[PDB]
C1' cells in the first nucleotide's frame, strides 16, 4: 500500500 | 475480529 | 445482516 | 479507524  | 456511525 |  | 495475520 492491498486482501479477508 | 474489535470500536463507533451510516443503512 | 449491509456499507464504507 | 484500530490490532494481528497475509501478500
Nucleotide at each position: 500500500c492491498g486482501c479477508g | 475480529a474489535u470500536u463507533a456511525g451510516c443503512g